[PDB]
Context: one part of a larger RNA, bound to proteins that are not shown
RNA sequence: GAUGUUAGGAGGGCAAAUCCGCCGAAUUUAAGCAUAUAAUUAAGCGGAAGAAAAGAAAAUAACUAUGAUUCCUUUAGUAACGGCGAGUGAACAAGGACCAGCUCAAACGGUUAAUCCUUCGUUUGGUGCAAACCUUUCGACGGAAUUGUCGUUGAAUUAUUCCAUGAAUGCCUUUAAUUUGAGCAAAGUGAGCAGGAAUGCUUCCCCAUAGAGGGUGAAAGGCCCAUAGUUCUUUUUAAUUUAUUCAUUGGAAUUUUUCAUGUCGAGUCGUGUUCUUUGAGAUUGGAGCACUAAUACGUGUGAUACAUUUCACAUAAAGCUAAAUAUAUGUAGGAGACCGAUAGCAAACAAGUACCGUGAGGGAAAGAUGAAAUAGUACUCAGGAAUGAGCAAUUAAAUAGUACCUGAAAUCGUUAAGAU
RNA sequence: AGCACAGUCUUAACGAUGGAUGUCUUGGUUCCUACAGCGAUGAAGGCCGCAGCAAAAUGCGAUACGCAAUGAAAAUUGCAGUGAC
RNA sequence: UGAAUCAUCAGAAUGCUGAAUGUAAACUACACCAAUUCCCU
RNA sequence: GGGAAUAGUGGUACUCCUACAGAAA
Repeated sequence: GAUGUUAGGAGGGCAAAUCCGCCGAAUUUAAGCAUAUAAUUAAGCGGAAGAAAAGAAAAUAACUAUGAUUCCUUUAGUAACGGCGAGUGAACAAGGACCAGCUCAAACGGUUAAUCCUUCGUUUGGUGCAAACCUUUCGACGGAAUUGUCGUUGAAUUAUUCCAUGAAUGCCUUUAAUUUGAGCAAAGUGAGCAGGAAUGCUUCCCCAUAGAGGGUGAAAGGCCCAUAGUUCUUUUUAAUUUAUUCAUUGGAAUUUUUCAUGUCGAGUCGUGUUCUUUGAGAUUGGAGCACUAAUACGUGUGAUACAUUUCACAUAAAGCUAAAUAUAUGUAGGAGACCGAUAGCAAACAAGUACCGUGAGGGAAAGAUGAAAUAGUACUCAGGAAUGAGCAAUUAAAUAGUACCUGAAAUCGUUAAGAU
Repeated sequence: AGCACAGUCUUAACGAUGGAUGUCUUGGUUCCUACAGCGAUGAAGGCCGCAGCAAAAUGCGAUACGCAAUGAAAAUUGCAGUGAC
Repeated sequence: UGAAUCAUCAGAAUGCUGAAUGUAAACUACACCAAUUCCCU
Repeated sequence: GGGAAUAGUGGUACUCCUACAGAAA
């Protein structure tokens, strides 16, 4: 290499508003249309997080120079692209938000992998009622690894100065902030009018760090919840409390004196060609194919193709990284010069429900009695019953009777008057 | 006890039909804020069940409109029933 | 008040499916391997 | 260590990683 229901593990699917790759139109505009535009969009496939992606210069500039990325204001509808038509369209500097830098490879270490993992045990203590959790370094075993783990960031040498070490003894206060959950929380249920019923009107008192809202038989600061305020409780997080002896074990920064100018990412860069993409134009990036490098004195950039050459900047082909940023999704709060049941979501309601289509899919209508049904119509008469009527009955009211607030118009009935 | 011709059209009053208008609104809409992955430890979604009388919706899972625990704490009721002094 | 009812919700429990994952599927169809579970000490 | 009841209960996908196993040239 196979094979193993060997031991321990991982991936799969859903969900998408923001995010990352791919793939990829046409409607449209050009007053036609083919390049162009729509658009590096829609649809399609795949992949992540609370953010993602980008990111610590093979960057700008040309200055008295700046210094990772992202985002905002601006540059700027500018440079530029374009049947130079329609249309399209960046970058640098400037002002801000935020602010963070790093490690592999390569180098160096062989009087000695100095590394890593699995399994089995030991204790150093702590918060938990418990469940469980945080710390603990002595190992042993079995492996992986020299087809390369780990340490250093050139290596030594002085000087200072810092950082990690253990044991013993004591000390764990106090305040401010921030953030959960709980309580407490002022003042009339005073006349009188009218009402079924005040929260209304007059009138007499007050409370207010509370006159936000809601409920209560009508419009309530003083009837109730709550509100203003305040007191406890939860999270962490600043300042403030206190540290004292003894010891050896390493490490780090800079500064003295020397050795030696090291390393620096290859079918990669680059070039040609083809297609696409871009504002990128004798090609901006990407991709396919062909050719295929140099070694820091190198090679990449400096927006017009070349040759010779100065200068500046940077150091590709490996990798990680918080913040400022975005959120037509889900959940939870809070609001509004929004809509007020043909409006507002499709859905105020048993709504993506009923119902339709073989299916993909399509998709409604439908709110309101009353303060109180713990007042939902008792009783009588007439009817087979539904119903109707009452001298009978709830209610303030039943022409508020469940299709119940109001109850328009169209349309129809009754009565009266008139015309024909 | 008698009288209106009928139909058609006009007007008024009262009704019927209908559901406009007004007034309400536990709904929607938009903005702001905050948090944010679920799944082989079996998700989302779908079925099937579950109540004493129980169709839907809502809730739940053979412990099935709910068990235990914690806080509040006397009601819950249509009937039946269940609750502390 | 561990009792009725609310709120919280950490414990317990959570049917058949579904990525669905033993083989299948308009089947409550069919395998193989452990037999399995509970009670007392 | 006993005493019961149960035809009931678990496991068995595909791909991949680490470790292990005995086979192969």

28S ribosomal RNA, nucleotides 10 to 429; 5.8S ribosomal RNA, nucleotides 2 to 157 from Plasmodium falciparum 3D7: 571 nucleotides with solved positions. The depositors describe the entry as "Single particle cryoEM structure of the Pf80S ribosome in the POST state (nrt with P- and E-site tRNA)". Among the 73 different proteins in the entry, which are not shown, are 60S ribosomal protein L26, 60S ribosomal protein L6 and 60S ribosomal protein L23. Released in 2025, the model rests on cryo-EM data to a resolution of 2.3 angstroms. An Rfam search finds the family "Eukaryotic large subunit ribosomal RNA" in it. Clan: LSU clan. The family has 88 seed sequences and 107,465 matches in Rfam 15.1.